Context: bound to proteins that are not shown
RNA sequence: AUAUAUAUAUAUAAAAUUAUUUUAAUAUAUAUAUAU
RNA sequence: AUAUAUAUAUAUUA
RNA sequence: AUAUAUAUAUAU
RNA sequence: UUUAAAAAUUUUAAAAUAAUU
Numbered sequence: 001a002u003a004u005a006u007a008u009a010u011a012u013a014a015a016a017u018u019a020u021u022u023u024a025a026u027a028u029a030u031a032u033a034u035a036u
Numbered sequence: 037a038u039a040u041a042u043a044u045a046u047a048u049u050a
Numbered sequence: 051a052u053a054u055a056u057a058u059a060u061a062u
Numbered sequence: 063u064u065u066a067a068a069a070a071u072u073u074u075a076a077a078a079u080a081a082u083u
Base pairs, nucleotide, nucleotide: 001062002061003060004059005058006057007056008055009054010053011052015083016082017081018080019079020078021077023076026047027046028045029044030043031042032041033040034039035038036037
C1' cells in the first nucleotide's frame, strides 16, 4: 500500500403557461334506524 | 352474524 | 438507479 | 291582492395525467 464481505452516511436532476382528476378523521365502544 | 348513517364518549397527532 | 466517505473483519 | 330575479366569484396553494416554451 491493496482486495472482498458487512454496517453507517452523504451528493444529483429546474421555472412558467394551459386543460382534466383527487386532497375535514385516526380508531373503537354504547343507545337509534336501515339494508345484506 | 355483516355493512351504512344518527348522538355521545375515549385514546390520539399524524 | 450512479458516485463518494467512514468504522469492523479476513487475506497479501 | 300572490309570484319571482337569487351571487358568475378566482387567477385555487399544493400532488398525479397530457400539451407547450